[PDB]
RNA sequence: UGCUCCGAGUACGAGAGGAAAGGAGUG
Repeated sequence: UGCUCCGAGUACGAGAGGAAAGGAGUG
RNA backbone atom coordinates (compact mmCIF):
# COMPACT_ATOMS: atom_id res chain seq x y z
O5' U A 1 -0.64 2.48 2.42
C5' U A 1 -0.55 3.18 1.18
C4' U A 1 -0.68 2.25 0.00
C3' U A 1 -1.93 1.37 0.00
O3' U A 1 -2.39 1.18 -1.34
C1' U A 1 0.00 0.00 0.00
P G A 2 -3.40 2.23 -2.00
O5' G A 2 -2.46 3.37 -2.58
C5' G A 2 -2.26 4.59 -1.89
C4' G A 2 -1.33 5.50 -2.64
C3' G A 2 -1.75 5.86 -4.05
O3' G A 2 -2.71 6.90 -4.09
C1' G A 2 0.52 5.19 -4.06
P C A 3 -4.08 6.69 -4.89
O5' C A 3 -3.62 6.71 -6.41
C5' C A 3 -2.73 7.71 -6.87
C4' C A 3 -2.14 7.36 -8.21
C3' C A 3 -3.06 6.68 -9.21
O3' C A 3 -3.97 7.57 -9.81
C1' C A 3 -0.97 5.58 -9.19
P U A 4 -5.36 7.03 -10.41
O5' U A 4 -4.95 6.37 -11.79
C5' U A 4 -4.29 7.14 -12.78
C4' U A 4 -3.89 6.27 -13.94
C3' U A 4 -4.98 5.34 -14.47
O3' U A 4 -5.91 6.00 -15.29
C1' U A 4 -3.01 4.11 -14.23
P C A 5 -7.42 5.50 -15.35
O5' C A 5 -7.37 4.17 -16.21
C5' C A 5 -6.87 4.19 -17.54
C4' C A 5 -6.76 2.81 -18.09
C3' C A 5 -7.93 1.88 -17.84
O3' C A 5 -9.04 2.13 -18.68
C1' C A 5 -5.97 0.76 -17.28
P C A 6 -10.51 1.79 -18.14
O5' C A 6 -10.57 0.20 -18.18
C5' C A 6 -10.38 -0.48 -19.40
C4' C A 6 -10.26 -1.96 -19.18
C3' C A 6 -11.44 -2.63 -18.50
O3' C A 6 -12.53 -2.84 -19.36
C1' C A 6 -9.47 -3.37 -17.49
P G A 7 -14.01 -2.49 -18.85
O5' G A 7 -14.26 -3.50 -17.64
C5' G A 7 -14.09 -4.91 -17.80
C4' G A 7 -14.04 -5.60 -16.46
C3' G A 7 -15.24 -5.37 -15.57
O3' G A 7 -16.28 -6.26 -15.86
C1' G A 7 -13.28 -4.97 -14.33
P A A 8 -17.77 -5.73 -16.03
O5' A A 8 -17.63 -4.40 -16.86
C5' A A 8 -18.80 -3.72 -17.27
C4' A A 8 -18.76 -2.26 -16.91
C3' A A 8 -17.58 -1.46 -17.45
O3' A A 8 -18.04 -0.16 -17.78
C1' A A 8 -17.73 -1.16 -15.13
P G A 9 -18.02 0.43 -19.27
O5' G A 9 -18.82 1.79 -19.05
C5' G A 9 -20.25 1.80 -19.00
C4' G A 9 -20.79 1.46 -17.63
C3' G A 9 -22.31 1.56 -17.49
O3' G A 9 -22.72 0.64 -16.47
C1' G A 9 -21.33 2.99 -15.95
P U A 10 -24.24 0.17 -16.29
O5' U A 10 -24.05 -1.36 -15.96
C5' U A 10 -23.64 -2.30 -16.95
C4' U A 10 -22.95 -3.46 -16.27
C3' U A 10 -23.63 -3.96 -15.00
O3' U A 10 -24.60 -4.95 -15.28
C1' U A 10 -21.33 -3.60 -14.59
P A A 11 -25.96 -5.02 -14.44
O5' A A 11 -25.48 -5.25 -12.95
C5' A A 11 -25.04 -6.54 -12.56
C4' A A 11 -24.56 -6.56 -11.14
C3' A A 11 -25.52 -6.02 -10.10
O3' A A 11 -26.55 -6.92 -9.79
C1' A A 11 -23.34 -5.24 -9.65
P C A 12 -28.04 -6.41 -9.52
O5' C A 12 -27.84 -5.28 -8.40
C5' C A 12 -27.49 -5.59 -7.07
C4' C A 12 -27.19 -4.33 -6.30
C3' C A 12 -28.30 -3.31 -6.21
O3' C A 12 -29.26 -3.60 -5.22
C1' C A 12 -26.31 -2.22 -6.83
P G A 13 -30.80 -3.49 -5.58
O5' G A 13 -31.03 -1.94 -5.79
C5' G A 13 -30.95 -1.08 -4.67
C4' G A 13 -30.92 0.35 -5.10
C3' G A 13 -32.06 0.83 -5.98
O3' G A 13 -33.25 1.03 -5.24
C1' G A 13 -30.00 1.68 -6.79
P A A 14 -34.68 0.49 -5.75
O5' A A 14 -35.45 1.79 -6.20
C5' A A 14 -34.99 2.52 -7.31
C4' A A 14 -36.11 3.01 -8.19
C3' A A 14 -35.65 4.04 -9.20
O3' A A 14 -35.34 3.45 -10.46
C1' A A 14 -37.37 4.95 -7.88
P G A 15 -33.83 3.21 -10.90
O5' G A 15 -33.19 4.66 -11.12
C5' G A 15 -33.67 5.58 -12.08
C4' G A 15 -33.71 6.97 -11.51
C3' G A 15 -32.39 7.71 -11.36
O3' G A 15 -32.03 8.36 -12.56
C1' G A 15 -33.60 7.89 -9.35
P A A 16 -30.50 8.68 -12.90
O5' A A 16 -30.03 9.64 -11.71
C5' A A 16 -30.48 10.98 -11.63
C4' A A 16 -30.03 11.62 -10.35
C3' A A 16 -28.54 11.52 -10.04
O3' A A 16 -27.79 12.50 -10.72
C1' A A 16 -29.74 10.88 -8.14
P G A 17 -26.35 12.18 -11.32
O5' G A 17 -25.44 12.06 -10.02
C5' G A 17 -24.53 11.00 -9.83
C4' G A 17 -24.89 10.25 -8.59
C3' G A 17 -23.92 9.17 -8.16
O3' G A 17 -22.85 9.67 -7.37
C1' G A 17 -26.07 8.27 -8.24
P G A 18 -21.35 9.31 -7.77
O5' G A 18 -21.33 7.72 -7.79
C5' G A 18 -21.47 7.02 -6.57
C4' G A 18 -21.55 5.55 -6.80
C3' G A 18 -20.51 4.95 -7.72
O3' G A 18 -19.24 4.79 -7.12
C1' G A 18 -22.60 4.12 -8.34
P A A 19 -17.93 4.71 -8.04
O5' A A 19 -17.92 3.18 -8.52
C5' A A 19 -17.10 2.22 -7.89
C4' A A 19 -17.64 1.74 -6.56
C3' A A 19 -16.79 0.65 -5.93
O3' A A 19 -15.71 1.15 -5.20
C1' A A 19 -18.99 -0.08 -6.00
P A A 20 -14.22 0.73 -5.62
O5' A A 20 -14.07 -0.73 -5.03
C5' A A 20 -14.23 -0.97 -3.64
C4' A A 20 -14.57 -2.41 -3.38
C3' A A 20 -13.57 -3.42 -3.93
O3' A A 20 -12.43 -3.58 -3.13
C1' A A 20 -15.72 -4.07 -4.55
P A A 21 -11.07 -4.16 -3.77
O5' A A 21 -11.40 -5.68 -4.08
C5' A A 21 -11.64 -6.59 -3.02
C4' A A 21 -12.08 -7.93 -3.55
C3' A A 21 -11.09 -8.63 -4.46
O3' A A 21 -10.08 -9.33 -3.77
C1' A A 21 -13.20 -8.65 -5.47
P G A 22 -8.56 -9.24 -4.29
O5' G A 22 -8.59 -9.84 -5.76
C5' G A 22 -9.05 -11.15 -6.03
C4' G A 22 -9.18 -11.38 -7.51
C3' G A 22 -8.03 -10.91 -8.39
O3' G A 22 -6.94 -11.80 -8.42
C1' G A 22 -10.04 -10.13 -9.30
P G A 23 -5.45 -11.24 -8.59
O5' G A 23 -5.36 -10.77 -10.11
C5' G A 23 -5.63 -11.70 -11.14
C4' G A 23 -5.72 -11.04 -12.49
C3' G A 23 -4.53 -10.21 -12.91
O3' G A 23 -3.44 -10.98 -13.38
C1' G A 23 -6.50 -9.01 -13.34
P A A 24 -1.93 -10.47 -13.17
O5' A A 24 -1.78 -9.30 -14.23
C5' A A 24 -1.90 -9.56 -15.61
C4' A A 24 -1.85 -8.28 -16.38
C3' A A 24 -0.67 -7.36 -16.07
O3' A A 24 0.54 -7.75 -16.68
C1' A A 24 -2.65 -6.10 -16.07
P G A 25 1.95 -7.41 -15.99
O5' G A 25 2.10 -5.84 -16.13
C5' G A 25 2.25 -5.26 -17.41
C4' G A 25 2.08 -3.77 -17.35
C3' G A 25 3.10 -3.02 -16.50
O3' G A 25 4.35 -2.87 -17.12
C1' G A 25 0.95 -2.20 -16.03
P U A 26 5.67 -2.80 -16.22
O5' U A 26 5.52 -1.42 -15.44
C5' U A 26 5.45 -0.18 -16.13
C4' U A 26 5.19 0.95 -15.17
C3' U A 26 6.15 1.02 -13.99
O3' U A 26 7.37 1.65 -14.29
C1' U A 26 3.95 1.19 -13.19
P G A 27 8.71 1.17 -13.55
O5' G A 27 8.53 1.66 -12.04
C5' G A 27 8.51 3.05 -11.74
C4' G A 27 8.04 3.33 -10.33
C3' G A 27 8.82 2.65 -9.21
O3' G A 27 10.03 3.31 -8.91
C1' G A 27 6.50 2.42 -8.81
The RNA has 27 modelled nucleotides. It was solved by X-ray crystallography to 1.39 angstroms. Crystallisation conditions: 80mM KCl, 20mM MgCl2, 40mM Na cacodylate pH 6.0, 46% MPD, 12mM spermine tetrahydrochloride. The entry also models magnesium and potassium ions. It comes from the structure "Sarcin Ricin Loop, mutant C2666A U2653G C2667A".